[PDB]
RNA sequence: GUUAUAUGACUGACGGAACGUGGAAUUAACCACAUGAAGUAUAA
RNA sequence: AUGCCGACCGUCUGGGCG
Ligand code: AMZ
Numbered sequence: 001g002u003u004a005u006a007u008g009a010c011u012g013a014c015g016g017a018a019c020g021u022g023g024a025a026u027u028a029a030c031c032a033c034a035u036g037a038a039g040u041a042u043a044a
Numbered sequence: 045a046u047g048c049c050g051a052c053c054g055u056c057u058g059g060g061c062g
Stems, first nucleotide, its partner, number of pairs: 002044001004042004010036001012056005020033004047061003
Other pairs, nucleotide, nucleotide, family: 003043cWH008038tHS009037tHS009060cSS010050tHS011035cWW012029cSS013025cWS019051tHS025028cSS029056tWS
C1' cells in the first nucleotide's frame, strides 16, 4: 500500500423549485441529533 | 503536507490531519 475490525478530529452559512430534522445568528457562518469522513491502532 | 478530509456546483466563514 490493501481487506477487515475498533477508534476517529472535522462534520458550517446562503443560493441552485431537488442532500437531513428541530432551534439561533448575518457584528452570523453555530447548538443538538443524523450523515459523511482523512487520520490513528490492531490482524492478514 | 504545493498533500489529504466534511454529496455535487457556486458565493463565503472557520478548522482538523503526518
Ligand atoms: O465549519 C465551518 N465554518 C466550515 C467548514 N466545516 N467552513 C468550511 N467548512 C468545510 C466545508 C467544506 O468541506 O464543509 O470545509 C470545506 C471547504 O470547502 P471548499 O471547497 O469551499 O474549500
Molecule: ZMP/ZTP riboswitch aptamer (pfl RNA motif)